An RNA structure (GOLLD RNA nanocage, nucleotides 109 to 833; GOLLD RNA nanocage, nucleotides 4 to 277), in which 957 nucleotides are resolved. The entry is indexed under GOLLD, nanocage, ncRNA, RNA. Entry title: GOLLD RNA nanocage (env-38). An Rfam search finds the family "Giant, ornate, lake- and Lactobacillales-derived (GOLLD) RNA" in it. The structure was determined by cryo-EM at 3 A resolution and released in 2025.

Context: one part of a larger RNA
RNA sequence: AAGUGAGAUAUCAAUUUUUCUUAGUAUGUGAGGGUAACACUUUAGCAGAGGAGAAAAGUUGACUGGGUCUUUGCAGAGAUUCAGUUGAGUUCGGAAGAGCAAUAAGAAUAACUCAUAGAAUUCAAUGCGAGAGGUAGGGAACUAAUCCCUCCCUAUAAUCGCGGUAUUCAAUAUGAUAGUUUACUUAACAUCAAAUUGGGGAAACCCUUUAAGAUAAGAUAGUGUACGGGUGGUGCCGUUAUUAUCCUUUGAUAGAGUGUACCAGCACCUAUCGAUGAAGUAAACUUGGAAUAUGGUGGUAGGGAUACCACAUCGGGUAGUUAAGUAUUCUGUCGUUCAAAAGGCGGCGGAGCUUGUGAUAGACCGCUACCUGAAACCACUGCAAAAC
RNA sequence: AAAAUAAGAAAAAGUGUCUAUCAGUUUUGACCGAAAGGUGUCUACAUAGUAAUGAGUUGUUCAUUGCCACAAACACUCUCAAGGUGAAUGUGAUUCUUUCGAAAGGUUUCUAACACCGCAAGUGUGAAUCUGCUCGGCAGGGUAGAAGAAAAUAAGUAAGAAGAGAGUAGGUUAAAACUCAAAGAGUGGUUCACUUAAAUAACCGACAUUGGUUGUUACAUCUCAAAAGGAUGUGGAAACAAAGGGAAUAGAUAAUCCUUUUAAAGACAACUACAAUAUGGUGUAUUCUCAGCCU
RNA sequence: UGGCCGCCUAUGGUCGUCAAAUAAACUACGAAAGUAGGAUAAAGUGGAAUAGUAAGGUUUAGCUAUUCUGCGGUUUCAUCUUGUAAAGAUGGAGCUUGAGUAGGCAAGUGAGAUAUCAAUUUUUCUUAGUAUGUGAGGGUAACACUUUAGCAGAGGAGAAAAGUUGACUGGGUCUUUGCAGAGAUUCAGUUGAGUUCGGAAGAGCAAUAAGAAUAACUCAUAGAAUUCAAUGCGAGAGGUAGGGAACUAAUCCCUCCCUAUAAUCGCGGUAUUC
Numbered sequence: 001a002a003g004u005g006a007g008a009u010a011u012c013a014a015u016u017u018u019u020c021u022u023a024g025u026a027u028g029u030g031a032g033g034g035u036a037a038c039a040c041u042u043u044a045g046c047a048g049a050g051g052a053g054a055a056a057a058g059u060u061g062a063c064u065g066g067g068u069c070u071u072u073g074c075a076g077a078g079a080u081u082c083a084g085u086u087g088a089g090u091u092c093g094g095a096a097g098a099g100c101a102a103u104a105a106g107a108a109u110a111a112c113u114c115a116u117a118g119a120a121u122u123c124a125a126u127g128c129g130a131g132a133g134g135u136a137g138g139g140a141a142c143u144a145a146u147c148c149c150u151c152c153c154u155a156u157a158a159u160c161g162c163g164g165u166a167u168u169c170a171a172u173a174u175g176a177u178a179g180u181u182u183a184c185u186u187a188a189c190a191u192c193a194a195a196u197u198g199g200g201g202a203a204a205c206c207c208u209u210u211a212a213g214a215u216a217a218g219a220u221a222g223u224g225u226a227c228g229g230g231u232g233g234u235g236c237c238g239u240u241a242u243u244a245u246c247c248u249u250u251g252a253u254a255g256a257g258u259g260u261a262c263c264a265g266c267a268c269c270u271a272u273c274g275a276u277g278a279a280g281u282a283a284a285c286u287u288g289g290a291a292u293a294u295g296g297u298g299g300u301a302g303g304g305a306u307a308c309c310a311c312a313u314c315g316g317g318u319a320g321u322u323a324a325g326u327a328u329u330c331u332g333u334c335g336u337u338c339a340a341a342a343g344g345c346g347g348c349g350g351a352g353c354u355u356g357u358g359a360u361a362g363a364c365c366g367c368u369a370c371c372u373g374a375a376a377c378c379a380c381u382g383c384a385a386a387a388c
Numbered sequence: 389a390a391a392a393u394a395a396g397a398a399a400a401a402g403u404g405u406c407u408a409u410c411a412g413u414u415u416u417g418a419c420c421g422a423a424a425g426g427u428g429u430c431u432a433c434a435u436a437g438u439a440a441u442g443a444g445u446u447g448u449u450c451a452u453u454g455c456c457a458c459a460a461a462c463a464c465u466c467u468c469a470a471g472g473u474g475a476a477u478g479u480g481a482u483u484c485u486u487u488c489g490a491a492a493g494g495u496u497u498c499u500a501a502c503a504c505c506g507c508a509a510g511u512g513u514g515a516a517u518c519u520g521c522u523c524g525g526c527a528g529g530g531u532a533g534a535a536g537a538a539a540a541u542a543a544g545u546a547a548g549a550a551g552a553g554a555g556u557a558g559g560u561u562a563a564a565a566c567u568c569a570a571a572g573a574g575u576g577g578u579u580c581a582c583u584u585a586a587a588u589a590a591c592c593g594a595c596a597u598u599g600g601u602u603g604u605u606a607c608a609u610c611u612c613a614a615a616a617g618g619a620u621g622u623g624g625a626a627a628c629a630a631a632g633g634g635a636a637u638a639g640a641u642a643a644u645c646c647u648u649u650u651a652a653a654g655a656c657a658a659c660u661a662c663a664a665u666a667u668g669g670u671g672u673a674u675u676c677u678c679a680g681c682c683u
Numbered sequence: 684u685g686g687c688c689g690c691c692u693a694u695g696g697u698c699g700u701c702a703a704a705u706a707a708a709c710u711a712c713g714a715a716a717g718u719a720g721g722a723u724a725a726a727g728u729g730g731a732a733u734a735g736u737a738a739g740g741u742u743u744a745g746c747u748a749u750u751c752u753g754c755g756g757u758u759u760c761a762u763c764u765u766g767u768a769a770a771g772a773u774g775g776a777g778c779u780u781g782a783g784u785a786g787g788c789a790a791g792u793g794a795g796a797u798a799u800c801a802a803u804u805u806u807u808c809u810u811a812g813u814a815u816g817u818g819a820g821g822g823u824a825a826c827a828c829u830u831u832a833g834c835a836g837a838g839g840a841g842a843a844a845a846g847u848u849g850a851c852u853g854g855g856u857c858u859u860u861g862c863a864g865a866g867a868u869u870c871a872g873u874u875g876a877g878u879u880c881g882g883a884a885g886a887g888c889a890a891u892a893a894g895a896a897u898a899a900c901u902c903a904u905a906g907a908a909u910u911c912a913a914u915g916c917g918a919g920a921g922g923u924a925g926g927g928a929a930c931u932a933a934u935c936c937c938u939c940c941c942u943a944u945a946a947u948c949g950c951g952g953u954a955u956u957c
Base pairs, nucleotide, nucleotide: 003116004115005114006113007112008109009108011105012061013060014059015058016057017056018055019054020053021052022051027047028046029045032826034040035039062085063084064083065082066081067080068079069078070077072384073383074382075381076380089100090099091098092097118169119168120167121166123164127162128161129160130159134156135155136154137153138152139151171294172293173292174291178286179285181283182282183281184280185279190215191214192213195210198207199206200205218246219245220244221243222242223241226239227238228237247277249275250274251273252272253271254270255269257268258267259266260265296311297310298309299308302937303936304935305934313374314373315372316371317370318369319368320367323355324354325353326352328636329351330350331349332348333347334346335345336344337343358410359409360408361407362406363405364404365402411567412566413565414564415563416562417561418560419559420558425598426597427596428595429594430593433447437455438454439453440452441451442450443449456480457479458478459477462474463473464472465471483552484551485550486549487548495539496538497537498536499535501513502512503511504510517534518533519532520531521530522529523528571583572582576592577591578590599660600659601658602657603656604655606622607621608620609619610618611617623677624676625675626674629648630647632645668682669681670680685698686697687696688695689788690787691786692785693784694783709720710719711718712717727754728753729752730751731750732749733748734747735746736745755779756778757777758776759775760774761773762772763771764770791904792903793902794901795900796897797896799893800849801848802847803846804845805844806843807842808841809840810839815835816834817833822828823827850873851872852871853870854869855868856867857866858865877888878887879886880885906957907956908955909954911952915950916949917948918947922944923943924942925941926940927939
C1' cells in the first nucleotide's frame, strides 16, 4: 500500500436420481339390474399409466510418471517443462465400423480474508548466472578394423533468480463529492406459463375459470458500426453499439369521475411532450476538493485543555559536591638527597582546630569527573552433522 | 556459560527539598532578685472615704459644697409585742527602722487572832467589813456576789518622740510567633547609654551597728633536708601574670574553656570605754572604693 | 349608666366619652455623677453569649431563665427645607407587651369516602337449530337423473353483565430536636394512549393530563374565613450572574465554598364579613 502475491466465493454446458402437475385422466377387470328367449348393452367396486411440462438435490468439464527451480542434507507444498493414458465433442456411413486418436467453458473483488515498508509498471538496444526438450559439433572407451546405440563436454535457449535505464504513487483529524454488500416492504399489487373448466361463431377464431411454476429489470424484432469464432458459401454464432415497440421509476401541461365530514388542496384514470433502468426504508463500510488545526517517544502533581521538562540504540560501577585563616603533629601525590634500610629538604592537597554559613541526624531529587558491558542477519512449510 | 581481577593526584560539582531532635531571639503572664565591704530588720501610698474649688508645705495639712457606707439624740406611724418612714450630729486611706514605755480586766491564795466584857455587839491593833438564797432552838454550816489585801501574768503589748519616702539593674519558667548587633568597644561594675573605634550622661536602695587591750582557731607568703618549729599579714570589684582541661590512641596547644592572682578572719571569746560635726591626712597597693583611726 | 377583653349570658378586671398601664420626654436643684416631682405611644420576626434542670462518679442533647444584637413597628429630642406647612430629609435616645374562669356558638376551612366520560378484553343471550356440510332408504331411468329421514353446525351484525387502562421510578426542601413512616411542593428520567407524513416497510411531535358535586355523607379545628400598588421578617428547589479558597513554573474549564435573583411555604399587619 484502490500497488503486488496467495486463499476463499459466482455463472455456463451436458447428464443421472427423486418429487410435483396434466389425473385418480386414458386403459384393464368386473357383482347386480334392464331388455331379449336364448342373446344385446355395460353400471357399483377394485387396479392404474406412458409421453410432455416444472422444481429441488448430485455427477462430469481430466488423470498418471520423469527432469529442473525455491541457501546446504532428508520428507512435503508450490511454480515451470517433457512423455503417456482415458474419450466428452466432431467428420464419413441405414447399421456394423473407420478417421481427427481436438488437452482446455469461465469473469470479478477500493467497500471479502491473510501476507509484503519501500513497491509497481516499462525498455532495439540492460549486465551476469542457472536451465527442460529437440538439433548440430567434438571427446573418452570397446575392436584385427569401421559405423550405430549407451557415457562425457561445448553451442543454440522454453522458463526463472539477482542488478541497471526511464516513468508513477506515497503523514493525521473535522468535512463536501462519488459508491457495493446485508436486511425489510415482497412475489403484496401486477405480468407470463405445458395444460384445464364454462360459452359463442365459419367445422383451428374470440371471451371466461383453475394451475404445478417463472420474472424484483429487463423482454421481443431490425440495422449488423466495433471486437472475436465457424463454413463449400450465405444465414447471422457470441459480446458491444444503434433504431422501433412493450415493461419499471418520475416531471410538466389539459380533461372526466369518485373518495377524504364540507370547500380548497391531494390521491386515482385517460391524452400529449421529456427524463429514468427497478423503486422506497434501516444498519454497517469505502473514497476524501477547498479551508482550518495538527504532525518522534516518555513524564505532566483530584479530572481536562493550554503549557513545561528529559532523551536521540540500551545498561552496570567508582570517587566527589559551603568559604577564609592556622603554632605543633599526622597523611596522599610529584621532584630532590641518601649504597641499602631508617630519614632529611621543597611544590600542590587532605584530616584536625578557630571564625562565618543557626547546628546535628535520616530520607529523596539533581549535578560534576572517571572505569567498563551489550545489541545490528536470506525461510514456501517441518526435522537435522557422523565414524572405531 | 556466572562473579572477582580496573575507577592515580590536582582541577571541576545544588551550603537543594522534606521530616525529626536541639539551641537562640521578640511579645505577654507568673515566680524570684541589689551591679561600690560584713551583720540584723525591710523595700507600701501620692495632698487622702469619693468628686470639685481655694489656701499652705519641712509627707500628703486645713476650710466649704455634693454623693456613698456604718452608728444614731429626736419626730411621725403601728391595739400590746415584733416592725416601718424621715433625720440633727459623729465615724471611715496607709509602709519600714531606731528609741522610750503603761493601765484595765482575768487567774491562784486570804475574810483571822488577841485584850476589856457572864452571854450580846461596843471599843482598840489588823486587808479581814457587808448582801441575796438555803439548813438548825441558839452559837453556826452550805451556795452565789460586792468591797479590800499579797503574788505571778497581761508586756517589752498599747500610746508618745526622732529618722526614711526605699523590690532597682536584671534572672528563671510557661504559651505563641520567629532565626543572628541573638555581635563589639569601654568601665571599679551594670545598662533601655555608645559603634569599628574611643569618649559622653544615668545607675550600684532605706534605718541601725561594725571602739580599745589581751588571747584562740582557720588561711596566705617567706624560712626550715624530712619531722619538731620560727617571722610578717587578712574588706570588696578588676588588670598584668601563672597553672590545668580538649584533636592525630603515644607527644604537643596558636585559638577556645575552667581555676588561680582577689591573705574569703577586717571572724570568734574574755575584760573595759565613749561623741557636737565638716574639711584634710592615713588605711592604700599596678588601678578604683567602703568600714575604722588621727586632726 | 357608657367603652374595651371574638359573639350571647353570669361573675371578674380596666378605663371615663380622641374613653389600658409604664419608661424616655418635661419641670426644679447641681461643675459632673445624680436627687426630688411627673404627662403619654406601640405589630412583631431572626441570631449570639452565660446560668439552671439532667439516677450513682465523669463526659453530651433537649428545654427553662438572665443579658447582648440585625431588620421592622412606636414615641420623643436636635439640625436643615415648607410656615400662604402640621409635611419631608439627615443625626441621636427610650420601649418592643396587659385583659381570668364557667356553659353555648362553624351552610366557614382541612382531610377521607362516594359519581360520571372515553378506549379495550373475556363470557353470555338474540337473529337460529337459520345458512352450510354429510347422508341410509324410496321414486323415475336402463344404465342414469332428482335429493328425503338421521347426524354435525357457523361467520357477521345487535344487546346485556363483569374486568382492565387514563401513569411509573429517583433526588432535594418543608411539617420543634434525633431515627423510621405519611402528606405537601419542586427538579430529572422512563414507558407510549393520541396525532401528523406514507399502499406498506418506516419517520417526526419523542403532546404529562377526561372528571364535577356534597347545609340535609364521615372525622377533625373555638375563634375562623376572605381581601390587600403599595404589609414586615425568616426559610427555600432549579436556572443564570458576580466573587473566594485550593491545585501549578504559569493560565483556563469541571468539582468545592459564599453572595444576589426567588417557584413554593411558615408566623404577623391593614380592610371587610359571620